[PDB]
Description
Primary citation: Smith and Nikonowicz, Biochemistry (1998), "NMR structure and dynamics of an RNA motif common to the spliceosome branch-point helix and the RNA-binding site for phage GA coat protein". This is an experimental structure of RNA, with 21 nucleotides shown. Released in 1999, the model rests on solution NMR data.
RNA sequence: GGCGUAAGGAUUACCUAUGCC
Numbered sequence: 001g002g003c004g005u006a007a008g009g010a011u012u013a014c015c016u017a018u019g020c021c
Base pairs, nucleotide, nucleotide: 001021002020003019004018005017008015009014
C1' cells in the first nucleotide's frame, strides 16, 4: 500500500477488529 466479513465511535465525513501477500 492492496481485497473479503461484522460491529462501535466521531458529526459535515473522519477512526478501527480480524485472515493473506